The PDB entry is titled "Guillardia theta Fanzor (GtFz) State 2". An RNA from Guillardia theta, together with DNA: 136 nucleotides with solved positions. Lineage of the source: Eukaryota > Cryptophyceae > Pyrenomonadales > Geminigeraceae > Guillardia. Xu et al. published it in Cell in 2024: "Structural insights into the diversity and DNA cleavage mechanism of Fanzor". The sample was in a buffer at pH 7.5.
[PDB]
Context: bound to proteins that are not shown
RNA sequence: AUCCGGUAACGAAACUACCGGAGACGGGUUAGGAGGUGACGACCUCUAAAACCUAGAACUUAGAGUGCAAA
RNA sequence: UACGA
RNA sequence: GUGUA
RNA sequence: AAAGCACUCUAAGAGCAUUAAA
DNA sequence: GTTTAATGCCTTAAATGCCCG
DNA sequence: CGGGCATTTAAG
Numbered sequence: 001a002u003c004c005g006g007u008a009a010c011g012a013a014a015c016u017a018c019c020g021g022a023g024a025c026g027g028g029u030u031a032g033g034a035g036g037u038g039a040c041g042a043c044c045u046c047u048a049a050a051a052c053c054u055a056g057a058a059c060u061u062a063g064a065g066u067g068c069a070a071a
Numbered sequence: 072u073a074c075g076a
Numbered sequence: 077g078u079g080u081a
Numbered sequence: 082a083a084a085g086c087a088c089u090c091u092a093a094g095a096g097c098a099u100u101a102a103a
Numbered sequence: 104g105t106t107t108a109a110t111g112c113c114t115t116a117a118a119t120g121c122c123c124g
Numbered sequence: 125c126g127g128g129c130a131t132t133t134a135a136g
Stems, first nucleotide, its partner, number of pairs: 002022007025056001026054003032047004059094009072081003096112008113136002116133009
């Protein structure tokens, strides 16, 4: 701080209030998931990422598969 | 948490 | 009692 | 074994540059 | 800043200005 | 002492 659904005062409006869900252009760097002991937690490890820097990839919707991360 | 003292 | 997964 | 990612598929789409105006 | 209306979607011959081994 | 290359304009 925008979007979607419901509640009220015989379908309310960019606010009249409340409840439940989505999301931040790309590349660097951050907090969240998961694991030697698939006890818990401490350190480490795979993945990943808002504020800051940056001459910087990409036809679009529906679904279906295979293939991941090990000491 | 199983097994030997 | 105590050590291994 | 979760978040997440990559590739391959089936179906349906697939013209853009510039100016002006509101 | 974003949307709608409008037009468009190209080839080849001759002049000349310059250049250097 | 000569020949050669590259921009650019024009009508179509």